[PDB]
Shown are 744 nucleotides from a PDB entry: RNA (23S ribosomal RNA, nucleotides 1300 to 2044) from Staphylococcus aureus subsp. aureus NCTC 8325. The reconstruction used 303,005 particles. It holds a match to the Rfam family "Bacterial large subunit ribosomal RNA". For this family Rfam cites "Crystal structure of the ribosome at 5.5 A resolution" (Yusupov et al., Science, 2001). The entry has 48 different proteins, among them Large ribosomal subunit protein bL33A, Large ribosomal subunit protein bL32 and 30S ribosomal protein S18. The PDB entry is titled "Staphylococcus aureus 70S ribosome with elongation factor G locked with fusidic acid cyclopentane with a tRNA in pe/E chimeric state". Primary citation: Gonzalez-Lopez et al., Sci Rep (2024), "Structures of the Staphylococcus aureus ribosome inhibited by fusidic acid and fusidic acid cyclopentane".
Context: one part of a larger RNA, bound to proteins that are not shown
C1' cells in the first nucleotide's frame, strides 16, 4: 500500500431565543423540556499530585466539531496552642545491646525500641475570596506553660507541698434480644410572619413561602450502677494511711456516692432571617443604612442515654492517659487578679470518578459518613425534593437481515436432546390446608374468597384540662367501570425416583456437581524436652495444652446393622537357633637379606605384601497376635409322588 | 422342573443379612405390571449379579438442593406458521476513520 471513503465513534432528551466568533447542532447566557434522587446528590478515607483559579490560546490531544477543556501559554491559589499525625500509648508484626546456633553468606533470641487499623487527648458559631477557611476575619469559650501580685497555709521526726522507674485500682472490651427515657428528622395547624389576589367556566380564610441561633459557662435530671464506717493483718519483691483478707457495729422497697441522654438560664439589646422601606449608581441582580416573625400539636428514629438492662457460650486486646498508696523529696505552696508564650507536618482540586486501579475522556472494581415528601413493612416499589444532570458525532430514511421490546385468530409442549426462552404465579386479609415425619416440621403444602368509592350508624387505643391531634376496627345502605393491591415492585404449584443427611465449601477465567467440608463413628499414634510438624542448628508451632489432651489414617446426620479370611503384605509382640559389618584376635603364607652353603638352596631379627581361627548387633529366616489394617471372600457329579 | 440331601476336588477362607437390569447389567429396548393413542427413557416387580454387599461401609431415611430424572395442572409465539407494531444497528447525506488479510 490493500481492505475502504469500508466497521467504528463506548449504556441516555432535547429544541428554540439572544450572544460571541473568520468559523457555531457541539462554546456562553436565557426559557421550556427530560433524567437521577439510599442519589448521577452531599461530605470523606486511600489513590492520583496542580488536575484548582484567573487571563489568554486552538497546532496536537478530545473518537465530530470546537469560539471550548482535566489539553497549551502566562501568573496566581493551600494560612491551625484546640481538625489528622509527630513532641503520649501500646496490638500483630517488625528490629533487637549483650547472648544462643550456623562452611561463610547468616539463623534465632533477651533486656530494649519502632509499629494504628485500637487507647489517650483543649473551639465553637456566623462572615468573608476568583481559587483556603473548625486554619482568615468577628464574637465568645477551652488547654499547657511563664512571669508578677496574691486572700490562705507551711517552716526541717517534718507534714504545707512534690511523690516514683516501685505497691494498688481504673483504663478495660463478646454475641444476642427486647422495653424504655430523650433528641435529631417528618408532618399539622384560623398560632404568628411574610408575600401574592388571579381573566379560562368558578372560588376569594384564597394560594405560596418562613416560623432559627454553637462551643463555653451555671444549675438541673429521665435513666444505670453501688452499703456504709471502725479496728486488724503470714499477702500485693521493701514500705504503704492504698489494695487483698479477716472481725464487729449500723443500714438494706431508703439515705449517701458514682455516672448520665437531655433541658432550662446565659452565650445574645449579638448572628441569621422568608422580607419591607430607604437610597446610591454612565441602565443596571451591585451593593449600602433601618426595619423584619420563632407559636401550639402530632409523630418519631437505624441518633443517644448504652454493652446500660436481661440472657447465652463460642467466655469476649494491650499499654498510657487517669487515681492512689507509700519508700523518698525539700519551706515553701496558691484559691484568685493581671499580664504574656504554645513548634513541627498535612491544609488546593478529583475522590462510584474523565483527576484513584482497569495502555483509553474505557457500560467493570474502589473502605466510611448523611440522606426529604407521597406510598409502603421497609433504605423495596413508582413519582418529586435538596441537589446535580441532559452523556464529546449528527442530518434523513423508517428495505432486507441481527438485536432490544409490545400484541397475536384457532390450537396450547403438536417444539425440543430437555418446556431451553417466555407466559404464567406473585401484595395485604380472611377461610382452609394431605402423605410422611427424626414431632421441630412438610406449609405460603394445596384449594378458595374478600379488595375501589360515598354516605350513615357505632366498641375502641395513644396524647391532652379540655378541644384538639394521631392510630386504629365493626356493621348498614349506596355510587361507578371491561376492570378497584385499576400504576410499579412482591411466590406457579402437585406426584414419584436416584445422589449427597442437613447450613457451608470448590476448578479467578468452558465443570457448583452425587466433588470437598460437616456433626457423628471407628482405628492408631502419643506419659510430656508427648507424638506429629519447621528447622542444618538454635529456635518454633503442638501448648503456656497434659490421655475427657494432642498427631495421623479411614468412614460420614440420623436409624438397624456391619458376616467369613491373620495362608500372603503390613503392623504388634518375642527371642532357642540359622547367618550377617566395622571391630576385636592374630595361626600362617610370601618379599627382602645378617649368615650359612657344592651348584645355587637354606634363612634369625627387623621392616613389609597379606592373612585363617575365634569373638562381633539389628536385620533376614523364624514363632505368634492382629482385617473400621493391605487385602481375599471356589470348581465338579448325583439326587425327591414319571 | 428344581434340588432340602449326599460325594468329590482345592483354599487362608469360599459373599452372611441387606440390597439388585442398578450413578453397577455386557447380551439388553431383558421379562411381567403401570402410566400413553403410542413410552429404548420413568415407576413397581422379577433375579440366569457379563462385573452389588457391609465404616475405598450395607440398607433404609423425615428436612434440606441454582443437583440428576419421569409424569400431571396451569401457562403460553417452544410450535402449527407467522403476521404487525416500537427502538439501536444496517440504508442515504454531513464530519471522522481502523482491521484481520494479501
Nucleotide at each position: 500500500g490493500u481492505g475502504a471513503g469500508u466497521a467504528g465513534c463506548g449504556a441516555a432528551a432535547g429544541a428554540c431565543g439572544g450572544g460571541u466568533g473568520a468559523g457555531a447542532a457541539u462554546c456562553c447566557c436565557g426559557u421550556c423540556c427530560a433524567c437521577c434522587g439510599a442519589u448521577u446528590g452531599a461530605c470523606u478515607a486511600a489513590g492520583g499530585u496542580u488536575u484548582c483559579c484567573a487571563g489568554a490560546g486552538g497546532a496536537a490531544g478530545g473518537c465530530u466539531c470546537g469560539u471550548c477543556c482535566g489539553c497549551u501559554c502566562u501568573g496566581g491559589g493551600u494560612u491551625a496552642g484546640u481538625c489528622g499525625g509527630g513532641u503520649c500509648c501500646u496490638a500483630a508484626g517488625c528490629u533487637g545491646a549483650g547472648g544462643c546456633c550456623g562452611a561463610c553468606a547468616g539463623g534465632c533470641g533477651u533486656a530494649g525500641g519502632c509499629g494504628a487499623u485500637g487507647g489517650a487527648u483543649a473551639a465553637c458559631a456566623g462572615g468573608u475570596u476568583g481559587a483556603u477557611a473548625u486554619u482568615c476575619c468577628u464574637g465568645u469559650a477551652c488547654c499547657a506553660c511563664c512571669u508578677a501580685u496574691a486572700a490562705u497555709c507551711g517552716u526541717u521526726u517534718u507534714a504545707a507541698u512534690c511523690g516514683a522507674u516501685g505497691g494498688g485500682g481504673g483504663g478495660a472490651c463478646g454475641c444476642a434480644g427486647u422495653a424504655g427515657g430523650a433528641u435529631a428528622g417528618g408532618c399539622g395547624a384560623a398560632g404568628c410572619g411574610u408575600g401574592c389576589g388571579a381573566u379560562u367556566g368558578g372560588a376569594u380564610u384564597g394560594c405560596a413561602c418562613g416560623u432559627c441561633u454553637a462551643a463555653g459557662c451555671a444549675g438541673u435530671a429521665a435513666g444505670g450502677c453501688u452499703g456504709a464506717g471502725u479496728a486488724u493483718u503470714a499477702g500485693g519483691c521493701a514500705a504503704a494511711u492504698c489494695c487483698g483478707g479477716u472481725a464487729c457495729u449500723c443500714g438494706u422497697u431508703a439515705a449517701g456516692g458514682c455516672u448520665g441522654a437531655g433541658c432550662u438560664g446565659u452565650g445574645a439589646u449579638g448572628g441569621g432571617g422568608a422580607g419591607a422601606a430607604g437610597a446610591c449608581a454612565u441602565u443596571g441582580u451591585g451593593u449600602c443604612u433601618u426595619c423584619g416573625a420563632g407559636u401550639c400539636g402530632u409523630u418519631g428514629a437505624u441518633u443517644u442515654c448504652a454493652c446500660a438492662c436481661u440472657g447465652c457460650c463460642g467466655a469476649g486486646a494491650a499499654a498510657a492517659g487517669c487515681c492512689u498508696c507509700u519508700a523518698g523529696a525539700u519551706a515553701g505552696a496558691a484559691a484568685a487578679u493581671a499580664g504574656g508564650u504554645g513548634c513541627c507536618c498535612g491544609u488546593a482540586c478529583c475522590g462510584c470518578a474523565a483527576a484513584c486501579c482497569g495502555a483509553c475522556a474505557c457500560a467493570g472494581g474502589u473502605a466510611g459518613u448523611c440522606a426529604a415528601g407521597a406510598u409502603g413493612a421497609g433504605a423495596a416499589u413508582u413519582c418529586u425534593a435538596a441537589g446535580g444532570u441532559g452523556a464529546g458525532c449528527g442530518a434523513g430514511c423508517g428495505a432486507a437481515c441481527u438485536c432490544u421490546c409490545g400484541u397475536u385468530a384457532a390450537g396450547g409442549a403438536a417444539c425440543u436432546c430437555g418446556g431451553c426462552a417466555a407466559a404464567a404465579u406473585g401484595a395485604c386479609c380472611c377461610c382452609g390446608u394431605a402423605a410422611c415425619u427424626u414431632c421441630g416440621g412438610g406449609a405460603g403444602a394445596a384449594g378458595g374468597g374478600g379488595u375501589g368509592c360515598u354516605c350513615u350508624u357505632u366498641a375502641g387505643g395513644g396524647u391532652u384540662a379540655a378541644c384538639g391531634c394521631c392510630c386504629a376496627g365493626a356493621a348498614g345502605a349506596g355510587c361507578c367501570g371491561c376492570a378497584g393491591u385499576g400504576a410499579a415492585u412482591a411466590g406457579g404449584c402437585c406426584c414419584a425416583a436416584g445422589c449427597g443427611a442437613c447450613u457451608g465449601u470448590u476448578u479467578a477465567u468452558c465443570a457448583a456437581a452425587a466433588a470437598c467440608a460437616c456433626a457423628g463413628g471407628u482405628c492408631u499414634c502419643u506419659g510430656c524436652u508427648a507424638a506429629a510438624c519447621c528447622g542444618u542448628a538454635a529456635g518454633g508451632u503442638g501448648a503456656u495444652g497434659u490421655a475427657u489432651a494432642g498427631g495421623g489414617g479411614c468412614u460420614g446426620a440420623c436409624g438397624c446393622c456391619u458376616g467369613c479370611c491373620c495362608g500372603g503384605u503390613g503392623c504388634u509382640g518375642g527371642a532357642a537357633g540359622g547367618u550377617u559389618a566395622a571391630g576385636a584376635g592374630g595361626a600362617g603364607u610370601g618379599g627382602u637379606u645378617a649368615g650359612c652353603u657344592u651348584c645355587u638352596g637354606c634363612g634369625a631379627a627387623g621392616c613389609u605384601a597379606c592373612g585363617a581361627a575365634u569373638c562381633g548387633a539389628a536385620g533376614c529366616c523364624c514363632c505368634a497376635g492382629u482385617a473400621a489394617a493391605c487385602g481375599g471372600c471356589g470348581g465338579c457329579c448325583g439326587u425327591a409322588a414319571c | 422342573a428344581u434340588a432340602a440331601c449326599g460325594g468329590u476336588c482345592c483354599u487362608a477362607a469360599g459373599g452372611u443379612a441387606g440390597c439388585g437390569a442398578a450413578a453397577u447389567u455386557c447380551c439388553u429396548u431383558g421379562u411381567c405390571g403401570g402410566g400413553u393413542a403410542a413410552g429404548u427413557u420413568c415407576c413397581g416387580a422379577c433375579c440366569c449379579g457379563c462385573a452389588c454387599g457391609a465404616a475405598a461401609g450395607g440398607c433404609g431415611u423425615a428436612a434440606c438442593g441454582a443437583u440428576u430424572u419421569g409424569g400431571g395442572c396451569a401457562c403460553u409465539g417452544u410450535c402449527u406458521c407467522a403476521a404487525c407494531g416500537a427502538g439501536a444497528g444496517a440504508c442515504u447525506c454531513g464530519g471522522u476513520g481502523a482491521a484481520a488479510u494479501c